[PDB]
Molecule: tRNA(PHE)
Organism: Escherichia coli
C1' cells in the first nucleotide's frame, strides 16, 4: 500500500431476529485455620473501540476513522 477480519467487566473470552447485556479468573466483605493457602458462602460491572449518519430506538444497520491480527504487494 491493497484487500480479510477483530475492538464487549481489570484480565482471558462467549452472544445481540434493532427494544434484558453471560461466563471462568481477579476484585468487595464474611466462614474455615493457631496464622496463611485451598475449600464454602453471599455480593458487585461495563457504559459494547472512535466518529458521524439512518431509525420511536444503535453493542447490532450503515460513512470514514483509530488501534490490532491473517494474507499479498506479481512478471519484467
Nucleotide at each position: 500500500g491493497c484487500c480479510c477480519g477483530g475492538a464487549u467487566a481489570g484480565c482471558u473470552c462467549a452472544g445481540u431476529a434493532g427494544g434484558u447485556a453471560g461466563a471462568g479468573c481477579a476484585g468487595g466483605g464474611g466462614a474455615u485455620u493457631g496464622a496463611a493457602a485451598a475449600u464454602c458462602c453471599c455480593c458487585g460491572u461495563g457504559u459494547c473501540c472512535u466518529u458521524g449518519g439512518u431509525u420511536c430506538g444503535a453493542u447490532u444497520c450503515c460513512g470514514a476513522g483509530u488501534c490490532c491480527g491473517g494474507g499479498c504487494a506479481c512478471c519484467a